[PDB]
Context: one part of a larger RNA, bound to proteins that are not shown
RNA sequence: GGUAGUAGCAAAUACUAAGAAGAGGAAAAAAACAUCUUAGAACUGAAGAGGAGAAAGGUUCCUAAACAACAUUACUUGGAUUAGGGUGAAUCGAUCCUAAAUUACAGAUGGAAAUCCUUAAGAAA
RNA sequence: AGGAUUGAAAGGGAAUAAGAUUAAUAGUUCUUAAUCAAGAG
RNA sequence: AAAUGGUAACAUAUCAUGAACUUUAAAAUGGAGUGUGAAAAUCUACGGAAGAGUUCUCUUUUCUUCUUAACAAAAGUAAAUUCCACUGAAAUGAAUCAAUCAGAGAAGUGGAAUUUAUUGGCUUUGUAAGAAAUUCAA
RNA sequence: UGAAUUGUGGUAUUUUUGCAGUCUUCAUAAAAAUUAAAGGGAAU
RNA sequence: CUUUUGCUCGUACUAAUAACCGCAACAGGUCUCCAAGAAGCAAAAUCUUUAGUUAAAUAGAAUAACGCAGGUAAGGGAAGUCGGCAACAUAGCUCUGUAAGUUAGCAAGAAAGAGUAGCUCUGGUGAU
RNA sequence: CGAAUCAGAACUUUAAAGGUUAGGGGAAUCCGACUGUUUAAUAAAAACAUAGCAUUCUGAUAAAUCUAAAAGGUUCAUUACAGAAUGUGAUUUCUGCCCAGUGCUCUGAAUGUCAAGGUAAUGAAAUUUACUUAAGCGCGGGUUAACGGCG
RNA sequence: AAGGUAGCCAAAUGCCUCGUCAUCUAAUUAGUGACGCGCAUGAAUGGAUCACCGUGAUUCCCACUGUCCCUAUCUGCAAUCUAGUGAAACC
Numbered sequence: 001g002g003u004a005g006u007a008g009c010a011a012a013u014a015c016u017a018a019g020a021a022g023a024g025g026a027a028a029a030a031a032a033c034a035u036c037u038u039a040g041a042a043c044u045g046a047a048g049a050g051g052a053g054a055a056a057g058g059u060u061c062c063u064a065a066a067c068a069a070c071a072u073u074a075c076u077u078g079g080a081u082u083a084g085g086g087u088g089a090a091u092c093g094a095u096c097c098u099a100a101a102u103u104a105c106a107g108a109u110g111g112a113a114a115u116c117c118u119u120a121a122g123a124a125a
Numbered sequence: 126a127g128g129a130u131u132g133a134a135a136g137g138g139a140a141u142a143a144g145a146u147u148a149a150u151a152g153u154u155c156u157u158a159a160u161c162a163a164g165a166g
Numbered sequence: 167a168a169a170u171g172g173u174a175a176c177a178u179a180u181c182a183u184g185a186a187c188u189u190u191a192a193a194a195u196g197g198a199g200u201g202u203g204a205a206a207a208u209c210u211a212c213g214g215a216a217g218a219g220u221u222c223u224c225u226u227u228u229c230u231u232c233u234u235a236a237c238a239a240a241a242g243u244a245a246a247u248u249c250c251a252c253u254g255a256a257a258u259g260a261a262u263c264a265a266u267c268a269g270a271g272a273a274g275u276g277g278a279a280u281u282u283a284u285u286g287g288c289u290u291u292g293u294a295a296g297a298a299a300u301u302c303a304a
Numbered sequence: 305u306g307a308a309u310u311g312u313g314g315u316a317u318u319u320u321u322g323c324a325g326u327c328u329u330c331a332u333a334a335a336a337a338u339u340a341a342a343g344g345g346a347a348u
Numbered sequence: 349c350u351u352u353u354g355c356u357c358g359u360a361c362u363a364a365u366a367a368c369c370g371c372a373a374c375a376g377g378u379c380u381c382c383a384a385g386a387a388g389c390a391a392a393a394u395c396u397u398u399a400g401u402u403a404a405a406u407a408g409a410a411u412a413a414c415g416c417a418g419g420u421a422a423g424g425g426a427a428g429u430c431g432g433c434a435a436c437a438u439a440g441c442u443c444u445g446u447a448a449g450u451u452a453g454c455a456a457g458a459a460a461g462a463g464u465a466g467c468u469c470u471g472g473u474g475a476u
Numbered sequence: 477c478g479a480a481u482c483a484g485a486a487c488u489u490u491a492a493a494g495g496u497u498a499g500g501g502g503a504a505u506c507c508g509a510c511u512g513u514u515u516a517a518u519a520a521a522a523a524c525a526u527a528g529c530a531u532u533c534u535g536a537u538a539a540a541u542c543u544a545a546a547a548g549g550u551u552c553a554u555u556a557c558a559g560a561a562u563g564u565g566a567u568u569u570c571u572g573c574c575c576a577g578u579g580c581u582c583u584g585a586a587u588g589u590c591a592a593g594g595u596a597a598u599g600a601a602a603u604u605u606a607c608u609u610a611a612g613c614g615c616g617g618g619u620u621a622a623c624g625g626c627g
Numbered sequence: 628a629a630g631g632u633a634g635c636c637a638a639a640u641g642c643c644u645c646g647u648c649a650u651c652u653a654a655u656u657a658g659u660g661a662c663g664c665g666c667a668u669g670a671a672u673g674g675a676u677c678a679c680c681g682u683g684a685u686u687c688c689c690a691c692u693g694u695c696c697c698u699a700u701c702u703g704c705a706a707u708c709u710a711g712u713g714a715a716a717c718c
Stems, first nucleotide, its partner, number of pairs: 001718002008712002015040006041402004050382004056362002061085005070078002090160002092358003096137002101131001103129001105122001107116003141158005161354006168348001169178003183347001187343006196328003200324009209314003214232006233297001237292003242288002244282002247279006258268003298310006329333001368377002384396003406710004415704007423696002427694001432691001440464005449454001451566001465488002468485006474477001489492001500689007507681002512524002528564007539551002542548001568675003572626003577623002579619004588613002593608005634668001635665001646662005
Other pairs, nucleotide, nucleotide, family: 003716tWS004715tHH005006cHS005713tWS006714tWH007713tHS008072tSS010704cSS011365tWW014041tWS021034cWW022024tHS022076cWS025032tWS032407cSS033034cHS043049tWS044049cHS045396tHS046048cHS046397tWH048398tWW055363tHS055364tWW059086tWS059087tWW060360cWH062148cSS067078tWH069080cWS071373cHS078079tSS079366tHS085149tHS089359tWH090140tWS093134cSS097336cSS098133tWH098335cSS100132tHS102130cWW104118tWH104119cWH106121cWH107547tWS109545cSS110112tHS110113tHS115545tWS117121tWS118129tWS119124tWW120122cHH122124cHS133136tHS133334tWW136334cHS136335tWS137336tWS137337tWS139161cSS142235cSS146151tWH158236tWS172175tHS174250cSS175277tSS184345tSS184346tHS185345tHS186344tHS193337tHS194336tHH199325cWW200263cWS203282tSS212311cWW220225cWW234295tWH235294tHH236293tWS238284cWH239285cWH240286tWS241289cWW243286cWW246280cWH253273tWS254271tSS254272tHS255268tHS255269tHS255271tWS259272tSS261265tHS262264tHS283320tWS286287cHS295296cSS295297tHS329331cHS361367tWS362367cSS364378tWH370374tWS387393tWS388390tHS388392tHS393496cSS413706tHS414705cWW422697cWW425692tHS425694tHS426432tHS426433cWH426434cWW426692tWH428694tSS429431tHS438499tHS439498cSS445459tHS446458tHS447456tHH448455tHS450453tWS451453cHS467486cWW494497tHS510526tHS514521tWH515520tWH527565tHS529621tWS535555tSS536555tWS536556tHH536558tWS538552tWW541549cWS543545tHS543546tHS564671cSS567676cWW570670tWS571671cWH574628cSS575622tWH586614cWW590611tWS592609tHS598603cWW599601tHS599602tHS620623cHS625629tWS631632cHS631669tWS632670tWH633669tHS634674tSS636638cHS637644cWH641643tWS651657tWW652654tHS670673cSS693697cWS
């Protein structure tokens, strides 16, 4: 390369209207339109799709600019790109104590590497 | 005097709370009020 | 030459000396099940204050807020347990949900101590309303 | 910025936290740092 | 009662249907803390409040077959099949009742039967 | 003043647990007694464990057993109601006969067979020869809840 | 050395075998109860027994039902078509 613009992009009940921003809803309905606000309608149902920690990760945290690639369409969104900012302890922890266990000097053992002993063997502790 | 090292951020352990604050940290910052240990008078 | 009080259990804003040595206690000890004290949450009774929802059909109605730390104080007042003093229990009593207990001393009366998420458990007080919550006006 | 309020209860349920005795074991369910007290009477 | 000092290091964020381990924004796996209402025996299923979210490997039109998931059905009732596989069926509570066997403890919720709603009342179970 | 709980009585209806949740039941047989565990990724069981029963060894300087060695290590901070090695698998009832063979054991056997050694002889010497020596095997006794067999 | 004892059985153990007789059904290579010269049962290789228990194996009843007579039909998600995106096995 053919397969092939094919198999697929069908678990997790679900989105709609107006407005804003933006190059990005056009149009002989091209019937579908990402982000934010408001209104409606809903789901997890408090042993949670809530609020926090340990390990693990390591800057993923926050903001601004920006969207080439990435998140099986697209993205103005992002745990993605670029640049800055951010972690304040006498009282929280580590530090301190010992547990199961672990490892030194000397000693014992071994051809050797090294093994054993942890207070017994030591003018050590 | 009696036995050395290490071994727990879930075991033992001196003593800090409320409110406010930041785009993000807060029993840690700020305000107020406490406590503990080691000292001095 | 180093304190007092109470018969006692034991008690006194440091008080009130206490070395070597030794001893004791603490740190520091399974689980099950029952009862029960206190707090918080939820529910609810009384009395409201403020705001919001529904309202041509009613509803003195439905909803929301009415909070307070560490550390200390000591008005008032608890539950449980263990000890102390008096007396000495049989006609045996006392008591628990269950039990369990008593002359190596019950019950009764009067006391002491400790535990109850800091002082001392709860209400209350200081902190402390000056904070915070819910409203209103500018 | 300036004003208003911030009672009293319950012989109710659950969770938490203690307590009291009961039961169970051929299972009896850590140590040290560190702290306090006592006996003693050194020193003054 | 007054006064001085209190050194070093960790501290951001996730902690999971996207920050961890599985080649990944993998329906897998991974230790804990707090915990509202209704209803009920119940921390069960179901619905809601505080909080979070409506995005989580794209959708629109049509409504063929054959599928995957969920159902129902006349009369018959296991004749299907290796085999009641799958599905149906029973099901909470109260009262009556409960056999053989037995290691005397059980079998036992044996089996079997009756009751249960709504509204309006009465009585029982306490404290001072 | 308060707690939800129980019992009863009228009347009405679409005659009532059932939205959700929520045992199908009976009669026999086989295996394992039971609670428990297991082949992560085709076997969850009748397999393993189990308590009960039984056997064997061991007085601790021991038994079992790790190590190349070791004032080395484990059961053992222990001491026969203990430690170590096994089979069967609760309870009830019962475990019959066999010690020939292979194991294991004996408080036993000497001159059947047995090594290196030791002793003696010859030889110039190596060598050669003879004799004597342990356990084991062979002989004898015990043992089958040892392996096993039961015309 | 001793000749299978007590028991148990066409057994999860019996080739012949779908053993023989009963019972279960209308009909029984299945099940259960008996029989036993048992190819090739048998006593801690443990034999027999079984209450309770079992996501164990087997047979039969009642009840129930799309298992079946014999299929009909309803819903969601796909599959169909379309916009965007877009693989692999194999050759």
25S rRNA (3068-MER), nucleotides 1577 to 2436 from Entamoeba histolytica HM-1:IMSS: 718 nucleotides with solved positions. It holds a match to the Rfam family "Eukaryotic large subunit ribosomal RNA". On this family, see Yusupov et al., Science 2001: "Crystal structure of the ribosome at 5.5 A resolution". Gene Ontology terms of the family: structural constituent of ribosome and ribosome. The entry is indexed under LSU, Entamoeba histolytica, 53S, Ribosome. The entry has 41 different proteins, among them 60S ribosomal protein L29, Large ribosomal subunit protein uL2 and 60S ribosomal protein L7a. Released in 2025, the model rests on cryo-electron microscopy data to a resolution of 2.8 angstrom. Lineage of the source: Eukaryota > Evosea > Archamoebae > Mastigamoebida > Entamoeba histolytica. The depositors describe the entry as "Cryo- EM structure of ribosomal large subunit (LSU) from Entamoeba histolytica at 2.8 angstrom resolution".